[PDB]
Context: bound to proteins that are not shown
């Protein structure tokens, strides 16, 4: 027991606004699908 790299969503993390009470945001790593050889 094909090699190596590994997105997007996702959940896990993080914020921002703020009269500190409320509201509101972006979103990992691995893995998958998939590329290169």
């Nucleotide at each position: 027991g094909g090699a190596c790299c590994g997105a997007u969503g996702g959940u896990a993390g993080u914020g921002u606004c703020u009269u500190c009470g409320g509201a509101u945001g972006c979103g990992a790593g691995a893995g998958u699908a998939g590329g290169u050889c």